[PDB]
Keywords: RNA, KINK TURN, RNA MOTIF, SAM-I RIBOSWITCH. SAM-I RIBOSWITCH with a sequence from Thermoanaerobacter tengcongensis: 94 nucleotides with solved positions. Entry title: SAM-I riboswitch bearing the H. marismortui Kt-7 variant 3bn is CC. The model includes bound s-adenosylmethionine (SAM). It holds a match to the Rfam family "SAM riboswitch aptamer (S box leader)". For this family Rfam cites "The S box regulon: a new global transcription termination control system for methionine and cysteine biosynthesis genes in gram-positive bacteria" (Grundy and Henkin, Mol Microbiol, 1998). The family is grouped with related families in Rfam's "SAM clan". Rfam's curators write: The SAM riboswitch is found upstream of a number of genes which code for proteins involved in methionine or cysteine biosynthesis in Gram-positive bacteria. The SAM riboswitch acts at the level of transcription termination control. Its family is annotated with regulation of gene expression in the Gene Ontology. The structure was determined by X-ray diffraction at 2.5 angstroms resolution and released in 2016. The 2016 paper behind the entry is "A Critical Base Pair in K-Turns Determines the Conformational Class Adopted, and Correlates with Biological Function".

C1' cells in the first nucleotide's frame, strides 16, 4: 500500500504552545491572525495487551458537517435504505 473483519447520529476543552491556512477529494456549507491546522496537558472511550492497576492505538465542531453511486417512495424539490469513497482497531498478504 492492498486483503479480511468489527465499528463510524452516544461520549469528550472557562487550559497552554506555534503562526497559516484547515475541514481527505467534488459541489455546497463551515473553522480561521479574537490564532484555525498540528503539538503538549486534560478528557472521552474500550479495538488490542492485562487478572486487574495500567499500557499500544484511536477519538474529543458541526451525523464521516451535508453530498457524490444505486434500490424504493415522490411530478419534482426532496425522503429513506444500502453501497461507494473515506476513518479507526486487529489479523494477514506482497
Ligand atoms: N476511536 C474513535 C472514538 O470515537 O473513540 C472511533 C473510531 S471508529 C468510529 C471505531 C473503531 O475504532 C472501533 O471499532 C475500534 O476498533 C477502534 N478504536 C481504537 N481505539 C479505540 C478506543 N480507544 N475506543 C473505542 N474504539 C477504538
Nucleotide at each position: 500500500g492492498g486483503c479480511u473483519u468489527a465499528u463510524c447520529a452516544a461520549g469528550a476543552g472557562a487550559g497552554g504552545g506555534c503562526g497559516a491556512g484547515c475541514g481527505a477529494c467534488u459541489g455546497g456549507c463551515g473553522c480561521g491572525a479574537a490564532g484555525a491546522c498540528c503539538c503538549c496537558c486534560g478528557g472521552c472511550a474500550a479495538c488490542c495487551a492485562g487478572a486487574a492497576a495500567u499500557g499500544g492505538u484511536g477519538c474529543c465542531a458541526a451525523u464521516u458537517c451535508c453530498u457524490g453511486c444505486a434500490g424504493c417512495g415522490g411530478a419534482a424539490a426532496c425522503g429513506u435504505u444500502g453501497a461507494a469513497a473515506g476513518a479507526u482497531g486487529a489479523g494477514c498478504c506482497g